[PDB]
Annotation: This is an experimental structure of RNA, together with DNA, with 36 nucleotides shown. The 2007 paper behind the entry is "Cpd Damage Recognition by Transcribing RNA Polymerase II". Crystallisation conditions: pH 7.0. Sample source: SYNTHETIC OLIGONUCLEOTIDE. It was solved by X-ray crystallography to 3.8 A.
Context: bound to proteins that are not shown
DNA sequence: AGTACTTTT
DNA sequence: CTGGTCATT
DNA sequence: TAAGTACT
């Protein structure tokens, strides 16, 4: 990069 | 003619 | 929509 | 979530 998680939000 | 899937969100 | 974060090809 | 097709 790429996927995938989380997230965090307005 | 039912039940399962897929897009889009 | 903006991010930025872990981990593993 | 949920609805709408095309597919089993």
């Nucleotide at each position: 990069u790429u996927c995938g998680a989380c997230c965090a939000g307005a």
Among the 12 different proteins in the entry, which are not shown, are DNA-DIRECTED RNA POLYMERASE II LARGEST SUBUNIT, DNA-DIRECTED RNA POLYMERASE II 140 KDA POLYPEPTIDE and DNA-DIRECTED RNA POLYMERASE II 19KDA POLYPEPTIDE.
Entry title: CPD lesion containing RNA Polymerase II elongation complex D.
Ions in the entry include magnesium and zinc.